[PDB]
Context: one part of a larger RNA, bound to proteins that are not shown
C1' cells in the first nucleotide's frame, strides 16, 4: 500500500473582554472580570540525581501529537568568589595490606593471630655550629624514660573550635561591598601593661614627714561553709570527666505565630448604617548587667498534735518545716552595637547618570487546657538498657626552675598590640514538564516552615499571603450504546449460584443496655428520648487595701 | 467572712418564637440469633489466589562438659555458633488458656553391651614351592546375636447363637492378630449408598441447624473435644432499608455525532 482522512487527541470544575506588538491571535504579553489550589499546598527551600536544562539577545527550517508572536527547541554571548557553609579529620556495622600459613599458579586465609612490630622524648654528659660564641637553636654521639591493639579505608543525615546585619546582580551571595564580630596557629629581641612583687624587724640620720646600714620574709589573696577574685610556677607518671545518647507520659518556663483593647499613617465602603474595614506599626552576632526558671548545694536549729507537698507524686534525726546564703542555666528584658542602618508615609529636586535631599512616625497595653519549637523536673517500660573514637579539660603527685632584697628573676588559662589560615564544592531542577520508567508518561522519588474561619482535630468545605491557568486543541448540537453520578408511585428480595450493588444506620447530651464469658470483657450490646434563633437567669476566679 | 478594680471561656435551667425546623451543607457504626475453622496482634505468592495457610506465646521430645554438639570451608595451629557454658547452645513436633493424651516394640528406624557358634578388608605371621604363586592360622568396624524407646515413622479384626409376643441383644462359643480404636465426636472443610432417619425453620427448603449411628474411610501433640474476644475468612435465619425485581422512566457531565487543524494499528 487497502484499513484511513479511520480510531482517536474524554482523569483531576473555567473561562470572559479591551488593548499591545505582530503579515498572521482561541492559545503571546499587559489591564479588568470570574474561578481553582487552600498552608499533610498546584506556596517558599534543600539531600540523591540530572549538567547547563539557569540569565539576557535573535530566529521562527525541524520538535513542543492543533497553533504560536511563545519554549527545557535552535543560534550568539553570559553566569557559580568562603579561616567561621560543607568536604578535608574521626571512628561505627565492615572493608584491607605487612609478619604467619596455605596454594600448580594468577592468588587466597587471616586482623592480632607464630613478628627483634617504636626512629619518639623531659633530662643528663659528650662533640660541632652560628648569631654581640652571652645564652639558646641547629643538630651528631651516649646514658636514662616509653604497652599498644595493630598500617590504612569506613558517614556532604552520626563525633567535630570559630559570622551575623544591612546594601547590591540579569543571573552569584551567612562567599561580593559597608559594618560589627569571632576562633585557629604562630611571634629570637617577647610589643607593651599588669600580676608574680615588693613587707617585717633591728640600728643611725631627721622635732618630725622622711631617708641610710645590717638581717629576715615573700611560686597570690577573700568567705563559718557552700564558693569567690583579672592573672596567680611545675615534668615524666596517675586518676576522672565532657565528647556520649532508649522509648512513651505528665506538668512548668521562655519565645515565634494567633487572639483581645486602645493610638497613629495610608487605602476600601459610604443609596441608610458604621468614632467604621483591612494592610503596617525592627533590631543581628558578641560582651555587660537584671529579671525568670533549676539544685541530691551550705550554715543556724531541732520535728507526733506529725509535718512539708504534687495535676500524679514524693520527702524527712542519714536532719522536714522556718530564716539566711551559695552555684547553674539565662534563647527573655535594658544597654554597647543603635539609627547613622530597615521599614511605612508626605514633599522636593536630579527633565537624566542618584545606598539623592529632605521632613514626619516606627506607641501603650491585655490574655489563652490555644498551635509550633525550645529549655527543664519528674514518673513509666524492657527476659529490649538503647555506639565508638578523635578532641579537649579537670585533680592528685612533687622531679625541678628562679633572686637573694632589686632598675629584681623564673613564670602568667589577664588585659591591649602584631602576622597568618592554603585545596575542592557553591548557577539551576527538584517533580502532574529540568529524576527514573523508550516520552513534557494520572506510576515512582528522602526532609524543613505552615494563616482566618466552622469544628475533638493538621478530618472535610470556604478565604487572605504566595500561585495557576483546567493539564499534550478548540468550535456547532444533545441521536443511540456507554462512563460517573441522581430521582422514583404501590410492593419490599417475588431478582440472583449468593441482599453482588446501592440503600439504611451515622456527631454530641441524657437514660438504659441481654446471653454467655478467661470475670478482663460482650459494648456505642440491642432500645428510647433531644439538638434551630432569640432574650435572660445561676453557678464556676485573679490583684489590692 | 468586707470592699474597690479586672477579668477568661464553659456548665445548667427558663420564656418566647419559625409551615416540626434544627449533627439542616460537610463529616459521620445497619443490627441481631447460630454453625465451620483459625485462640489472639503479626506475615504472606511485586503483576489473577490474603486464606482456614505461615508465624506465635505455651506444650514435649532430642544432642552437648569444649580435643565437645551442630555447621562453613578448596586448603592451612582455617571458620560461625562464641564477647557463648545446660536459666546455654543446636535439632524437630505440636500450637493460647481448659479438660485430656488408651493400647502395640510384631515391621522400618534410632540407641545400649561384646563375650556363645558366626561372617568380615588391607597390612604382618607361618608353611610348601626354583619363583612369580598358592595354602593355613590370626582376625577392626560393620551386619547378625541380646535389651530399651511411639509427645519416633507408624498400627489399633472377624464369625455364629442366645432375655416368656415380636426387636435388639448385658450373655456364650469360636478364629485370629503386636495390638485389635479406650475417652470423646458426626452423613463433620472427613459418608460411597444418600437429597440417609426423626425434629425445627416455609405455603413449598437436595440449603442451614438440633438429635440417631452399623463410621465405604472419625478419633487422640500424624493431637482429641471445647470455647470467652477477635476475623477485608465460609455458611443459614430474622428486622430494618433499599429500582435487586414486578417494569421501567425521567435529568445532568463527559464522550460518541458533526467542523478547523492533526493523524496511527491490528489484520489482508
Nucleotide at each position: 500500500g487497502g484499513u484511513a482522512g479511520u480510531a482517536g487527541c474524554a482523569a483531576a470544575u473555567a473561562u470572559u473582554c479591551a488593548a499591545a506588538c505582530g503579515a498572521g491571535a482561541a492559545c503571546u504579553u499587559u489591564g479588568a472580570a470570574g474561578g481553582c489550589c487552600g498552608a499533610a499546598g498546584u506556596g517558599g527551600a534543600g539531600a540523591a540525581g540530572g549538567g547547563u536544562u539557569c540569565c539576557a539577545u535573535g530566529u521562527g527550517a525541524a520538535c513542543a501529537g492543533c497553533a504560536g508572536u511563545u519554549g527545557a527547541a535552535c543560534a550568539u554571548g553570559g553566569g557559580u568568589c568562603a579561616g567561621u557553609c560543607g568536604g578535608u579529620c574521626c571512628u561505627g556495622a565492615g572493608a584491607g595490606a605487612u609478619g604467619g600459613g596455605c596454594g600448580a599458579g594468577c592468588g587466597c586465609c587471616g586482623u592480632u593471630c607464630c613478628g627483634a612490630a617504636g626512629g619518639g622524648a623531659c633530662g643528663g654528659g659528650c662533640g660541632a655550629u652560628g648569631g654581640c660564641c652571652u645564652c639558646c637553636g641547629u643538630u651528631g654521639c651516649c646514658c636514662u624514660c616509653a604497652g599498644c591493639c595493630g598500617a590504612u579505608c569506613g558517614a556532604a543525615a552520626g563525633g567535630g573550635a570559630g559570622u551575623c546585619g544591612g546594601g547590591u546582580u540579569c543571573a552569584g551571595a551567612u562567599c561580593c561591598c559597608c559594618g560589627a564580630a569571632u576562633c585557629c596557629g604562630g611571634a629570637g629581641u617577647g610589643g607593651c601593661g599588669g600580676a608574680g612583687a615588693u613587707g617585717g624587724g633591728c640600728g643611725c640620720c631627721g622635732c618630725g614627714a622622711g631617708g641610710c646600714g645590717u638581717c629576715c620574709a615573700g611560686u597570690g589573696c577573700g568567705g563559718u561553709a557552700a564558693c569567690g577574685c583579672g592573672a596567680c610556677c611545675g615534668a615524666u607518671c596517675c586518676c576522672g570527666g565532657a565528647g556520649a545518647a532508649g522509648c512513651c507520659g505528665g506538668c512548668g518556663g521562655g519565645a515565634g505565630c494567633c487572639c483581645c483593647g486602645g493610638g497613629g499613617a495610608g487605602a476600601g465602603u459610604u443609596c441608610u448604617c458604621u468614632u467604621u474595614u483591612c494592610u503596617u506599626u525592627g533590631u543581628g552576632a558578641a560582651g555587660g548587667g537584671c529579671a525568670g526558671g533549676g539544685c541530691g548545694c551550705c550554715c543556724u536549729g531541732g520535728a507526733a498534735u506529725g509535718g512539708g507537698u504534687u495535676c500524679g507524686c514524693c520527702c524527712c534525726g542519714a536532719g522536714a518545716g522556718a530564716g539566711g546564703g551559695g552555684c547553674c542555666c539565662g534563647u527573655g528584658c535594658c544597654u554597647u552595637g543603635g539609627a547613622a542602618a530597615g521599614c511605612g508615609u508626605c514633599g522636593c529636586g536630579g527633565u537624566u547618570c542618584c545606598g539623592g535631599c529632605g521632613g514626619c512616625g516606627u506607641c501603650c497595653g491585655g490574655u489563652g487546657a490555644g498551635c509550633u519549637c525550645u529549655c527543664g523536673c519528674u514518673g513509666g517500660c524492657c527476659c529490649u538498657u538503647g555506639a565508638a573514637a578523635a578532641u579537649c579539660c579537670g585533680g592528685g603527685g612533687g622531679a625541678g626552675a628562679g633572686g637573694g632584697u632589686g632598675u629584681a628573676a623564673a613564670u602568667c588559662u589577664c588585659g591591649c598590640g602584631c602576622c597568618g589560615g592554603g585545596c575542592c564544592g557553591u548557577a539551576c531542577c527538584c517533580a502532574u514538564a529540568u529524576c527514573c520508567g523508550c516520552a513534557g508518561c494520572a506510576g515512582g522519588u528522602c526532609u524543613c516552615c505552615a494563616a482566618g474561619g466552622u469544628g475533638a482535630a493538621c478530618a472535610g468545605c470556604c478565604u487572605c499571603u504566595g500561585g495557576c491557568a483546567u493539564g499534550u486543541u478548540g468550535g456547532a448540537a444533545c441521536a443511540a450504546u456507554g462512563u460517573a453520578g441522581g430521582u422514583a408511585a404501590g410492593g419490599g428480595a417475588a431478582g440472583u449460584c449468593g441482599g453482588c450493588a446501592a440503600g439504611c444506620c451515622g456527631g454530641a447530651u441524657c437514660c438504659g443496655u441481654a446471653a454467655c464469658u478467661u470475670c478482663g470483657g460482650g459494648a456505642u450490646a440491642a432500645g428510647g428520648a433531644u439538638u434551630g434563633g432569640c432574650u435572660c437567669u445561676a453557678a464556676g476566679g485573679g490583684c489590692u487595701g | 467572712g468586707c470592699a474597690g478594680c479586672c477579668g477568661a471561656c464553659u456548665u445548667a435551667g427558663a420564656a418566647c418564637u419559625g409551615g416540626u425546623g434544627c449533627g439542616g451543607a460537610c463529616c459521620a457504626g445497619g443490627g441481631g440469633a447460630a454453625u465451620c475453622c483459625g485462640a489472639c496482634u503479626g506475615u504472606u505468592u511485586a503483576a489473577u489466589u490474603a486464606a482456614a495457610a505461615c508465624a506465635a506465646a505455651g506444650c514435649a521430645u532430642c544432642g552437648c562438659g569444649a580435643a565437645g554438639g551442630c555447621c562453613c570451608g578448596c586448603g592451612g595451629c582455617g571458620g560461625g555458633u562464641g564477647u557463648u557454658g545446660a536459666c546455654g547452645c543446636g535439632a524437630u513436633g505440636u500450637g493460647a488458656u481448659u479438660u485430656c493424651u488408651g493400647c502395640c516394640c510384631a515391621g522400618u528406624g534410632c540407641u545400649c553391651u561384646g563375650a556363645a557358634u558366626g561372617u568380615c578388608a588391607a597390612a604382618g605371621u607361618g608353611a610348601a614351592g626354583a619363583a612369580a604363586u598358592u595354602c593355613a592360622a590370626u582376625g577392626a568396624a560393620g551386619c547378625g546375636c541380646g535389651g530399651g524407646u511411639a509427645a519416633a515413622c507408624g498400627g489399633c479384626g472377624g464369625g455364629a447363637g442366645u432375655a416368656a409376643c415380636u426387636a435388639u441383644g448385658a450373655c456364650u462359643c469360636u478364629c485370629u492378630u503386636a495390638a485389635g480404636g479406650u475417652a470423646g465426636c458426626c452423613a463433620a472443610a472427613u459418608g460411597c449408598c444418600u437429597c440417609g432417619u426423626c425434629a425445627u425453620c416455609u405455603a413449598a427448603u437436595u440449603a442451614g441447624u438440633g438429635a440417631c449411628g452399623c463410621g465405604c474411610a472419625u478419633g487422640a501433640a500424624u493431637g482429641g473435644a471445647u470455647g470467652a474476644a477477635c476475623g477485608a475468612g465460609a455458611u443459614u435465619c430474622c428486622c430494618a432499608c433499599u429500582g435487586u425485581c414486578c417494569c421501567u422512566a425521567c435529568c445532568u457531565a463527559c464522550u460518541a455525532u458533526c467542523c478547523a487543524g492533526c493523524g496511527a494499528a491490528a489484520c489482508c
This is an experimental structure of RNA (28s rRNA, nucleotides 2357 to 3864) from Oryctolagus cuniculus, with 813 nucleotides shown. Arango et al. published it in Mol.Cell in 2022: "Direct epitranscriptomic regulation of mammalian translation initiation through N4-acetylcytidine". It was solved by electron microscopy to 2.8 angstroms. Entry title: 80S translation initiation complex with ac4c(-1) mRNA and Harringtonine. The sample was in a buffer at pH 7.5. An Rfam search finds the family "Eukaryotic large subunit ribosomal RNA" in it. Among the 73 different proteins in the entry, which are not shown, are eS26, 40S ribosomal protein S17 and 60S ribosomal protein L31. NCBI's taxonomy places the organism under Eukaryota, Vertebrata, Tetrapoda, Mammalia, Oryctolagus.